Annotation:
An RNA structure from Escherichia coli, in which 71 nucleotides are resolved. The PDB entry is titled "Crystal structure of E. coli glutaminyl-tRNA synthetase bound to ATP and native tRNA(Gln) containing the cmnm5s2U34 anticodon wobble base". It was solved by X-ray diffraction to 2.5 A. Rfam match: tRNA. Rfam's curators write: Transfer RNA (tRNA) molecules are approximately 80 nucleotides in length. Their secondary structure includes four short double-helical elements and three loops (D, anti-codon, and T loops). Further hydrogen bonds mediate the characteristic L-shaped molecular structure. tRNAs have two regions of fundamental functional importance: the anti-codon, which is responsible for specific mRNA codon recognition, and the 3' end, to which the tRNAs corresponding amino acid is attached (by aminoacyl-tRNA synthetases). tRNAs cope with the degeneracy of the genetic code in two manners: having more than one tRNA (with a specific anti-codon) for a particular amino acid; and 'wobble' base-pairing, i.e. permitting non-standard base-pairing at the 3rd anti-codon position. Gene Ontology term of the family: triplet codon-amino acid adaptor activity. On this family, see Lowe and Eddy, Nucleic Acids Res 1997: "tRNAscan-SE: a program for improved detection of transfer RNA genes in genomic sequence". Clan: tRNA clan. The entry also contains Glutamine--tRNA ligase, not shown here.

Context: bound to proteins that are not shown
RNA sequence: GGGGUAUCGCCAAGCGGUAAGGCACCGGUUU
RNA sequence: UGAUACCGGCA
RNA sequence: CGCAGGUUCGAAUCCUGCUACCCCAGCCA
Numbered sequence: 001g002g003g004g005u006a007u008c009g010c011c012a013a014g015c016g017g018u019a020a021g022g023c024a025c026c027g028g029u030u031u
Numbered sequence: 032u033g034a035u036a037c038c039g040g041c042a
Numbered sequence: 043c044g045c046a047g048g049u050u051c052g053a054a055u056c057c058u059g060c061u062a063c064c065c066c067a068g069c070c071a
Stems, first nucleotide, its partner, number of pairs: 001066006009023003017051001025040005044060005
């Protein structure tokens, strides 16, 4: 200098009109 | 089965 | 919804500026 990336602890959806889900963790039920 | 399953909490 | 402003009635989604981090100076892949 150029190329890329930035959304919950770790991942991730979402592409102008209400921020999905999984993992982790924290509770409670059943066992 | 301190497992699983299920419910809830986690911008 | 990296920070800061800004356009929009409306912004994680667009714009400006900024910061953080990764990759590239193999006759490796």